[PDB]
Context: one part of a larger RNA, bound to proteins that are not shown
RNA sequence: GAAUGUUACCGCAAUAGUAAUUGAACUUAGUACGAGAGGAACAGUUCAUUCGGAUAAUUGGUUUUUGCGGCUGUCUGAUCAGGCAUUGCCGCGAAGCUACCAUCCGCUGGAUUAUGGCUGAACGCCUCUAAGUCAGAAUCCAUGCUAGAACGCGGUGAUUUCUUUGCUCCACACAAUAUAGAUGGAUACGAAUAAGGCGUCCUUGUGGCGUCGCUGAACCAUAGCAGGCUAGCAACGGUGCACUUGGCGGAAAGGCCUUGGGUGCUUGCUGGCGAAUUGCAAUGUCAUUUUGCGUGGGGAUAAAUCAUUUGUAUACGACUUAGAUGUACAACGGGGUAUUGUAAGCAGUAGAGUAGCCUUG
RNA sequence: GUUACGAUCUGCUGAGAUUAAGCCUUUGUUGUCUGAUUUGU
Numbered sequence: 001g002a003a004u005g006u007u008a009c010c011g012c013a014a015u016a017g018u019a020a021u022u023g024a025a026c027u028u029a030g031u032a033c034g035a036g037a038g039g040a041a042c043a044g045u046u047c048a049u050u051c052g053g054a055u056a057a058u059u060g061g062u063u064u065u066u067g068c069g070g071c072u073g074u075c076u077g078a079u080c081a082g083g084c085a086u087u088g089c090c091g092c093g094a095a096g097c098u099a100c101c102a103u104c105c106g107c108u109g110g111a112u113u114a115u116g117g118c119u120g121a122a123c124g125c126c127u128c129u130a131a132g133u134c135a136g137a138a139u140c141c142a143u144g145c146u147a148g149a150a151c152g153c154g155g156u157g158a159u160u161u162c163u164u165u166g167c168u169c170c171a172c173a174c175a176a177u178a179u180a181g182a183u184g185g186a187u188a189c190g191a192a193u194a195a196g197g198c199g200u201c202c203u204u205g206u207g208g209c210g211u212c213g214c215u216g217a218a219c220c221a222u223a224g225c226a227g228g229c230u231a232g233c234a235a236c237g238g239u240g241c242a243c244u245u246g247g248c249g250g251a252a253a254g255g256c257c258u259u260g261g262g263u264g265c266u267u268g269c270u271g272g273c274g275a276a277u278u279g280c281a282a283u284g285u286c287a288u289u290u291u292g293c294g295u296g297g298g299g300a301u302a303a304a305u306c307a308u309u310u311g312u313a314u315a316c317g318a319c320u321u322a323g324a325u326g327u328a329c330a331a332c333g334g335g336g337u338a339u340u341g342u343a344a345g346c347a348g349u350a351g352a353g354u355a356g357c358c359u360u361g
Numbered sequence: 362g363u364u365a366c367g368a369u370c371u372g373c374u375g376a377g378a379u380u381a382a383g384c385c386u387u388u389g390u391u392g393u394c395u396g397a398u399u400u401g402u
Stems, first nucleotide, its partner, number of pairs: 005159008015147004020050001022048005033038001051106005059099004067092005072085005108142004115135004167299006174292003178288002184220002187218001196212006202205001228273006237266005243260001246257003302400005308322001311319001326394001328393005333387004338379003345373004350369001353366006
Other pairs, nucleotide, nucleotide, family: 002150tHH013148tSS013149tHS014148tHS019051tWS021049cWW027043tWS028042tHS029041tHH030031cHS030039tWS031040tWH032039tHS034036tHS034037tHS056098tHS056099tHH063093tWS063094tHS065093tWS067339tSS068377tWS095381tWS099101cSS107143cWW112137tWH114136tHS119129tWH119131tWS120130tHS121127tWH122123cWW122126tWH123125tHS129131cWH161301tWS166300cWW167401cSS173293cWW177289cWW191196cWS192195cSS195213cWW223267tWS224267tWS242261cWW244259cWW245258cWW253254cWH307323cWW309321cWW310320cWW311313tHS313318cWS314317tWS337380cWW341375cSS341376tHS342374tSS343376tHS351368tWS352367tHS375376cHS380381tHS401402cHS
């Protein structure tokens, strides 16, 4: 950093990385132990080592702050003020950067190894082990810490009237566009398997009784010009649609259930009409994916970037700020802070003295 | 006692200078505030 509608904010966390380390002193304790000589350890405390991550209040370093002062040589007639000496040199020097040369900070849970155990057979005993199981290392995995997949995800804000009529949603129609591959239905307990499911009963349980499995070879669905047009019977069922009542569902809910009426179908049963010539088959076109356009209806009325700007940022990009009338921003000025160290100018009964003058003070 | 020269000293004078460029602040002065490009589910 292109692309995910745009843009913005707040987040998640797959994966990858990961880190803290070691010592001393005090105390325990002159204790345990030991005849003695000698002489621990657990808990607690204060520090330190090695490492790491920051940070600059202080201390120190750094100095083109060329900020203030000083100094040499020269140049600007002197003064003032300056130029040059490749930062002229010296002292101080703010800011910034920075040092175990400065300061701060560096987490706690689980599972384990060795090992020590429990119960406990094998093997009438024993046994840490075979089933089961407890504790346990600077180990491991987490917590925590870093990055955040630039083809992982979420939440949320706003989304351009005019755009030579823009954008979005819905319905319809028409054009394209493709298809990791529909062709009746992905048909929902959980647990166990040296056991369960279902039904039923009671004294409601780790209960009694019955039954099932031995696969979905099931169950549901399934007849009608790819399913037409009609006439009845029976029953108030089944099912589709658009309405509608209410409830549940956040793990990725986007689905599940439920009320009521309306409409269509009903193959539960019985009739009437149609089908042909796709010519003896040819997928013989019936699904859904995106996009565009046009016709209607509904809805809303922004941002981002460049440029300018900031310096918490920075090689460039990037980042982080500000900017359409205001606690706005900028340039100056004022004040504070800080650095240096007492400016220029004027004055002096200051000044080592030297030279003059005369009212020799 | 006076005049000239005199490094320096003293006073005005912790004065003067500098102070954001990545210091703080601001009842002041002056000014600025609609240029370009792009983005649609």